Context: bound to proteins that are not shown
RNA sequence: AUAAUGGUUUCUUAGACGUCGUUU
DNA sequence: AACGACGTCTAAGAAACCATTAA
Numbered sequence: 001a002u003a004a005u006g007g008u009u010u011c012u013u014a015g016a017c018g019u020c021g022u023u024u
Numbered sequence: 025a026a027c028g029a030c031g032t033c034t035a036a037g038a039a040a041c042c043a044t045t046a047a
Stems, first nucleotide, its partner, number of pairs: 003045006010038010
């Protein structure tokens, strides 16, 4: 890509937690 | 308790494609 946003399915990020460890 | 390293829950988004055209 004149344009509007409704679906579908993935992925990522950020919080919250837990578990051996690990360092010391 | 020294800082990783790895698993769950949730809430939010971004690519990447489909669709029809206002009681």

This is an experimental structure of RNA from Geobacter sulfurreducens (strain ATCC 51573 / DSM 12127 / PCA), together with DNA, with 47 nucleotides shown.
The entry also contains Sir2 superfamily protein and Piwi domain protein, not shown here.
It was solved by cryo-electron microscopy to 3 angstroms.
The reconstruction used 380,948 particles.
The entry is indexed under a protein, ANTIVIRAL PROTEIN.
Taxonomically the source falls in Geobacter sulfurreducens (Bacteria, Thermodesulfobacteriota, Desulfuromonadia, Geobacterales).
Wang et al. published it in Cell Res. in 2023: "Structural insights into mechanisms of Argonaute protein-associated NADase activation in bacterial immunity".
The depositors describe the entry as "Cryo-EM structure of the target ssDNA-bound SIR2-APAZ/Ago-gRNA quaternary complex".